[PDB]
C1' cells in the first nucleotide's frame, strides 16, 4: 500500500462457493490475470402471469497460469491452523586417445619455445560399451648383450591420462 | 557387454485367450440440472495397441528381430 457500526472478520440455517436470512459488536482478507459468469435490491411496461434496463462484466469457491509464502539457497505440494517430506544443496563434452597439469616468454587464438610437477587410498558423479592408445612405476616373467650388478626389448601388473569430495 | 521391465486416445493408464467393427479416470465439445459457478448425469470427436518380418484363411494379442525409454549388473575414462 487493500477491505470494515450503509454492520467487515465470525457462526448456524445450508447438504461446495457466492448469495438470502438468525445472532453479535470488532478489526480483517494472501494478490493479480484468463476462462466463467449470479442473487438480494431499484426502476420502467402490464390487471396479472411475466417481461426489459440497471445492479455488473460485480461476489466468492472450484479450474488454469504466475508473483508471492510456509519449512527453501531456487523450486516440487499446499494457501494464513502457507500440514508432513523432499530435489538441487557442487560435480565441466581429452568425461577413449597427438598421455596430463603448472610457472615464464611469444602469438587474437589455436599452438610453439623453455623450465618444472604428479602418476597414493577410499567414496560419489558425468559419459562410453571402444576394453584401445599414450605416460610413469613395479616385476625370483621371456629373449638378447653382459662375470655378475645392471641395460635393451617384449609380456604381465598398477596408477595416471574426465570432474567432485574425504583420508 | 549382459539381464529385467515398459511402449494402448492430448495425459495417466487397466486390459489382451488373433474374425472384424477398441476400454477406464482427467482433459474437448454439446447437452441435462441450480438463481448462477462448481460438481454430477448423458451422448459424441479423438487410437500406426511402437516398427518390421514370420505363422495364419485373418495379427493389436502367437513367434523372431529391431527402435526407444527406465532399472539392475559388470567393465572402461
Nucleotide at each position: 500500500g487493500g477491505c470494515a457500526u450503509c454492520g467487515a472478520u465470525c457462526c448456524g440455517g445450508c447438504g461446495a462457493u457466492c448469495a438470502c436470512c438468525g445472532g453479535g459488536g470488532a478489526g480483517c482478507c494472501u494478490u493479480c490475470g484468463g476462462a466463467a459468469g449470479a442473487a438480494c435490491g431499484g426502476c420502467c411496461g402490464g390487471a396479472a402471469a411475466c417481461g426489459g434496463c440497471c445492479c455488473a462484466g460485480u461476489a466468492g469457491a472450484a479450474c488454469c497460469g504466475a508473483a508471492c509464502g510456509g519449512g527453501u539457497u531456487g523450486g516440487c505440494c499446499c494457501g494464513u491452523c502457507a500440514c508432513a517430506g523432499c530435489c538441487u544443496c557442487a560435480a565441466g563434452u581429452c568425461g577413449a586417445g597427438c598421455g596430463g597439469c603448472c610457472g615464464c616468454g611469444c602469438g587474437a587464438a589455436a599452438g610453439c619455445g623453455u623450465g618444472g610437477c604428479a602418476a597414493g587410498c577410499g567414496g560419489g558423479g558425468u559419459g562410453g560399451c571402444a576394453c584401445c592408445g599414450c605416460g610413469g612405476c613395479g616385476u625370483u616373467c621371456g629373449c638378447g648383450c653382459g662375470a655378475a650388478a645392471g641395460c635393451g626389448u617384449g609380456g604381465c601388473g598398477u596408477c595416471g591420462u574426465c570432474c567432485c569430495c574425504g583420508c | 557387454g549382459g539381464g529385467c521391465c515398459u511402449a494402448u486416445a492430448g495425459c495417466u493408464c487397466a486390459g489382451g485367450c488373433g474374425g472384424u467393427u477398441a476400454g477406464a479416470g482427467c482433459g474437448c465439445u454439446u447437452c441435462g440440472c441450480u438463481g448462477a459457478u462448481a460438481a454430477c448425469g448423458a451422448a459424441g470427436a479423438g487410437g500406426u495397441c511402437g516398427g518390421a518380418g514370420g505363422u495364419u484363411c485373418a495379427a493389436g494379442u502367437c513367434c523372431u528381430c529391431c527402435u526407444a525409454g527406465g532399472c539392475c549388473c559388470g567393465c572402461c575414462a